């Protein structure tokens, strides 16, 4: 540890253009013009300065936008089983139930469900987080430059000196959790810039609790850590200032794309019956060294042009074996240089190459924007390692 | 502390 070949087909995905109608709680306003600049009830949520714990529901905050998503879970086409039954065959097997598995990250372009996410051009300025392969990070290669790390660089966990700081509450991306990586949950922290300074109870206080920078160990390893220059960043990443700026459904046209959906194809090897000819039955299908060629579905089916309509011209499928041209590692009965030990170069010939880690481009589709991955997703190309059995 | 690789 589902699935995974080949031809066709078709959006319910992705653009695009045309028409139509709408956009910031409810309102008001400025103003020629307001989706965009100002006000603004109220509802619903969050919620406050010593610690924990409870109750308020103030102050601020934020949601009530046109609109698009969606987690939990539920439902489900259909798939799967060395289990059991009905039905039907001499069988190999069908079928249809039961039981139980599944129904995924690549098209029932499943269906509902919504904890919750998200939602205006464009200019400046400020965080954060990602790439620039792979490889103890050399070679090797299209694949940044300088270091530093197994002689443990580096990170995290409990502690222990030191030292000057914090210290509610909202807003809010990211960091880390004792290390193999990434993801959720859940704590702790928290950039960069912002806002507000209420009310009770009850415990504990020289009190708790975090931060970093500097020394002296300790405990964790399946290694990557720091600087630097350069791009991404709509999971509509997280601010700030500007900004009369765009957003958004619906229809109709048009187009370009798709692996679990529709449609048709199944070689070659396996099985079953047969004495054989024959006649049946399941069933293909992801990389790892593999180029000419060989068997058969088959010059079939499909596809690109001629209409004098079973009408001709030029392309050309799927798995699975045979095979071995390269390559890649070991080797000298072959050579060159010996300081007499051997060091080096070559491989016809000869053995070996069962699996497997992946990365990267350019196409395409996803879970999760990125990071991790979907059989290195997949397909076509691009590169390295590992190594059974020798 | 579950889940993918």
């Nucleotide at each position: 540890u589902g699935u995974g070949c080949c031809c066709g087909g078709c959006a319910u995905g992705g653009g695009u253009g045309c028409a139509g109608u709408c956009u910031a709680u409810a309102g008001g306003g400025u103003g020629a013009g307001a989706g965009u600049c100002c006000c603004g009830a109220a509802c619903u949520g969050u919620g406050a300065a010593g610690g924990c714990a409870g109750a308020a529901g103030u102050a601020a905050c934020a949601g009530u936008u046109a609109g698009c998503c969606u987690a939990a879970c539920g439902c489900a086409a259909g798939g799967g089983u060395g289990u059991c039954c009905g039905u039907g065959g001499c069988g190999a097997c069908a079928u249809g139930g039961a039981a139980u598995c599944u129904g995924a990250a690549g098209g029932a372009a499943g269906c509902g469900g919504a904890c919750g996410g998200c939602a205006a051009a464009c200019c400046u300025u400020c965080g954060g987080u990602c790439u620039g392969a792979g490889g103890a990070a050399c070679a090797c290669g299209a694949a940044c430059u300088u270091c530093a790390u197994a002689u443990g660089a580096g990170g995290c966990u409990a502690g222990g000196u030191a030292u000057c700081a914090a210290u509610g509450g909202a807003u809010g991306a990211g960091u880390u959790u004792g290390c193999a990586u990434a993801a959720c949950a859940a704590a702790a922290c928290a950039a960069a810039g912002u806002c507000c300074u209420u009310u009770c109870u009850g415990c504990c206080a020289a009190a708790g609790u975090u931060g970093g920078u500097a020394c002296a160990g300790a405990g964790u390893a399946a290694a990557u850590g720091a600087a630097g220059c350069a791009g991404a960043u709509u999971g509509a990443u997280g601010a700030a200032g500007g900004g009369a700026a765009a957003g958004a459904c619906u229809g109709c046209a048009u187009u370009c794309u798709u692996a679990c959906c529709c449609g048709g194809g199944g070689a070659g090897g396996u099985c079953u019956g047969g004495a054989a000819a024959c006649a049946g039955a399941a069933g293909u299908c992801a990389g790892c060294a593999g180029a000419a060629g060989u068997c058969a579905u088959a010059g079939u089916a499909c596809c690109c042009u001629g209409u004098u309509c079973g009408c001709a011209g030029g392309g050309g499928a799927a798995g699975g074996a045979c095979g071995g041209a390269a390559c890649a590692a070991g080797u000298a009965u072959g050579g060159c240089g010996u300081u007499c030990g051997c060091g080096c170069c070559u491989a016809a010939g000869c053995u070996u190459g069962a699996a497997c880690c992946g990365c990267c481009g350019u196409a395409u589709a996803c879970c999760g924007a990125a990071c991790g991955g979907u059989a290195c997703g997949u397909a076509c190309g691009g590169u390295g390692g590992u190594g059974u059995g020798g | 502390u579950u889940u993918a690789u």